[PDB]
Context: one part of a larger RNA, bound to proteins that are not shown
RNA sequence: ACGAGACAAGGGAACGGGCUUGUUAUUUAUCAGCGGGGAAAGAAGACCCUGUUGAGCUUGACUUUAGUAUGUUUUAAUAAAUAUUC
RNA sequence: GAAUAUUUAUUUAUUAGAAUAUAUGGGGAGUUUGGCUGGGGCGGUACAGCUGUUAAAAAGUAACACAGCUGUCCUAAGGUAGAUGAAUGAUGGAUGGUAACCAUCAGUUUAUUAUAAGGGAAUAAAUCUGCUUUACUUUAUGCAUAUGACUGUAUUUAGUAGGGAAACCUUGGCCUAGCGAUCCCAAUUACAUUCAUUAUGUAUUGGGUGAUUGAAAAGUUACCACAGGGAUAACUGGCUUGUAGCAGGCAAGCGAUCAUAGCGACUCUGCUUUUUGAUUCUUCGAUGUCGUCUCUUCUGAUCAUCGUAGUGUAUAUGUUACGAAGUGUUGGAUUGUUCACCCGGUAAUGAGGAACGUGAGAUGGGUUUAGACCGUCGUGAGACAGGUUAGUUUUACCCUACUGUAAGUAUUUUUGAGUGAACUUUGAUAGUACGAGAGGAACUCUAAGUGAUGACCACUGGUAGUGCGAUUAACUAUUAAGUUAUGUUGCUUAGCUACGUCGUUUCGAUUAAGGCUGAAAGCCUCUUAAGCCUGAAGCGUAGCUCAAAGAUACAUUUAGGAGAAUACUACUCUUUUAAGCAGAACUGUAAGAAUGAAGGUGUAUGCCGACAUUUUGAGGUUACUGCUU
Numbered sequence: 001a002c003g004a005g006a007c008a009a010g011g012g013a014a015c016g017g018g019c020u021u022g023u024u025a026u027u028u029a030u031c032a033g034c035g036g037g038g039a040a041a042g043a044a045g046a047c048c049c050u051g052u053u054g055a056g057c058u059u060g061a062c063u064u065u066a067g068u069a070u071g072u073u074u075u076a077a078u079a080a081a082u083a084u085u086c
Numbered sequence: 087g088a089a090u091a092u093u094u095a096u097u098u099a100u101u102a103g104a105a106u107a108u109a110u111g112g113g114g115a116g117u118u119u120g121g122c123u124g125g126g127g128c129g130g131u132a133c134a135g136c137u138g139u140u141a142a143a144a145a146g147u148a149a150c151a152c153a154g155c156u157g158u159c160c161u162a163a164g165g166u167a168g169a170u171g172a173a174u175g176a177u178g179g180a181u182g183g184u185a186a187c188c189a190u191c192a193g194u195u196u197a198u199u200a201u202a203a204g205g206g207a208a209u210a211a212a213u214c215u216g217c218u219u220u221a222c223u224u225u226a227u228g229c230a231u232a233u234g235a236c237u238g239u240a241u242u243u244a245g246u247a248g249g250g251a252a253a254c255c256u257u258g259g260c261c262u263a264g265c266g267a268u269c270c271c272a273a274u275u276a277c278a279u280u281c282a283u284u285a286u287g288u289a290u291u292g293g294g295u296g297a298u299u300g301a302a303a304a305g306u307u308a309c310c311a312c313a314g315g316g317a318u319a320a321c322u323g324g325c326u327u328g329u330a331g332c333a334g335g336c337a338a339g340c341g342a343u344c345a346u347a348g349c350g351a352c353u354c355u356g357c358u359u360u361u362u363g364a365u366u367c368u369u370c371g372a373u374g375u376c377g378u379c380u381c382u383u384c385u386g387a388u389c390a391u392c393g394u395a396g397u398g399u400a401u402a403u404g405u406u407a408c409g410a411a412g413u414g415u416u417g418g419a420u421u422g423u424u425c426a427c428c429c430g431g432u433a434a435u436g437a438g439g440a441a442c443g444u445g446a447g448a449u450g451g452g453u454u455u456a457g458a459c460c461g462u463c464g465u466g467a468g469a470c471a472g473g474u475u476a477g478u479u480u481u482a483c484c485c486u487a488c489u490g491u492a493a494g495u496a497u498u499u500u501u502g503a504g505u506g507a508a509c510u511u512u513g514a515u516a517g518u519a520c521g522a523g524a525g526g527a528a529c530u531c532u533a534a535g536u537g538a539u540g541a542c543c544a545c546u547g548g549u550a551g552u553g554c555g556a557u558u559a560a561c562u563a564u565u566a567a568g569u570u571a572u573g574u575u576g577c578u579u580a581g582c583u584a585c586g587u588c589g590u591u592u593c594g595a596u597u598a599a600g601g602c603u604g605a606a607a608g609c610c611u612c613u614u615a616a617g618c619c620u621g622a623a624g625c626g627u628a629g630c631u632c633a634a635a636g637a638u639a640c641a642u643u644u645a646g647g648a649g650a651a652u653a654c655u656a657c658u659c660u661u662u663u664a665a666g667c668a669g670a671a672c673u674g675u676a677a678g679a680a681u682g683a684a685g686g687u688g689u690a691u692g693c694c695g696a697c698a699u700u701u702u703g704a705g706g707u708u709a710c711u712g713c714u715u
Stems, first nucleotide, its partner, number of pairs: 002017001005024001007022004031490003036486003040481002048315004053311002055307003061117005067110007076097011120133001121131002129150001134156005158200001159259002164218007172196001174192003178188002198207002201264001203262003222245002228239003247256003270293005276288001278286001323367001324365001326363001328362001330358006339349002376451001377449003381443001382440004389414003392409006417429002420426001457475004461470003494640012508536001510534001513531002520525001538590005546584004553577005558571005593626002599620004649657001665714005670708004678701005685694003
């Protein structure tokens, strides 16, 4: 999905509404309740594992960078003094 | 004399910067953080090589199967020629002893061969003595071994050498292990270009990837996300029973002597699914976890109650065994508890199953998202089967099951389903049987009680928008009479109900066991031969309650009201509806009138006064019966 009545045991994908052997309901086709079952309905499980799939965060993981510190070269002319090399 | 550097002074400059190098630099930016695995993690490497067993007489072969080894050592421990009874034992010899050294005899591999194990070798592959560097260079091919690289190792053509008289031997260790691509770097040998130096090419080695046919790489997430997985864990189920629980067989011994009244060592054989494990067959596009509350049913491995039988059973009080699941098994303090342990009581607080019964039945204490605190670990984000505190519990109106309701009247019979022997105690028996004494029962007969179940309202208690009385605030101008705040309160008929009242039953067939008759078999025997009697709250009957079917009469049988009946239907009855009186009750003394009143005003014998008495057991009402027009 189809549901046109419901159970006991069996085997089976090791707990059947339907398969196999057994036991069974029925008011002219209702009305009002109840929460045992339909492993009842909602959401491509948040737990666990895999993927040579991701993101937030830390640091003595790998590779780098803004900022900052220190050299060298560029720097107005002039006179003088001092030191170091020859 | 020259080149650098430092420092001062003047004005003629003085927008205030630019290009490179080294260091610091989670303030930021990218990215990574192996595999196998009786789930993953932690532990190991079964991830590369070698030997024996698993391994089943050709070849080939598994496990986180068994016992082990490897990244080394050697210029001699390599090559060759020659010589040689090794290890050990016996008997002797000054100091000499278990054990020093020397001679004699014996000596089939016990000794040694660098190393794990296996194999080989006694004119020796072992120990000594001598000499040397084959631990070489070049053509071709095979074996592990393949569809296949790298490697190890055997064999060939031609040279150059070593040992030896010569034949012969030699391409490293007696054999099976110590094994590494592409790219790049360093070295060695040949040559190549107008010239020197350099660079690039072909050939051979070294530098290396141990995850070993070979990427350059640390964590956390309880704030978390996506694609998937029952190929794979946490829960139920299934096969198994090491662990758990419950029984058996044999008989050393205990019990005053006596194995089996009652127990039982060393050993041996089983059952159940009720603890806890081992495995991963079904569910990851979802089967709602622990405990408790309420309620039904089932099993015997029986705690009392019933019937028998043993005794180390005088009575009393015990203990063991067989039949038996009808009915009982009930109250509290502490903890989230299951478990546990005390108090109190009784005839007796028995052991368990039903998806470890039961969350669209309930509750939410613990466990188990996001807040937070302490202790321990981590430099840090964070972690803890270490301890605390606060935290949203959704949906029935389908199908099935279950309880009620729904077939023309009036009398009954048969069949089916449910149910059908609860338990304690006073007085008498009796201070009796029995017992040295102390102590100390039973059959039966009367008086009560607890638990369950079916009904009822004469008495008692609870209730009451049925009835009467009282009273606060607001409204109708005030007394009187009323209405609202769905005000507050005192008693209360009819009805409903428990803290009230009544009722609750008869016999047959059998189990366990005890006996009668009586053989096989010559005695004996309850029969493991035929037959018969007694025998339990257990099984079943009588009785009680529901359905369905049948028999004997009659019919094709409505409308409106009432209740003892009712969710809507159905039911039991029918021709008199409702005022007013009376009987019987509930409330507790009506309005009006008169007389008083602790007082006060002032004159009018006059006004204002809460409340009291009389008329009055009055007035009011009919979810009970009966009269009358």

23S rRNA, nucleotides 1720 to 2484 from Vairimorpha necatrix: 715 nucleotides with solved positions. The depositors describe the entry as "Evolutionary compaction and adaptation visualized by the structure of the dormant microsporidian ribosome". It holds a match to the Rfam family "Archaeal large subunit ribosomal RNA". Rfam 15.1 lists 2,955 matches to the family in 1,139 species. On this family, see Yusupov et al., Science 2001: "Crystal structure of the ribosome at 5.5 A resolution". Gene Ontology terms of the family: structural constituent of ribosome and ribosome. Its Rfam clan is "LSU clan". The structure was determined by cryo-electron microscopy at 3.4 angstroms resolution and released in 2019. The entry has 75 different proteins, among them uS14, eL39 and eS12. The sample was in a buffer at pH 7.5.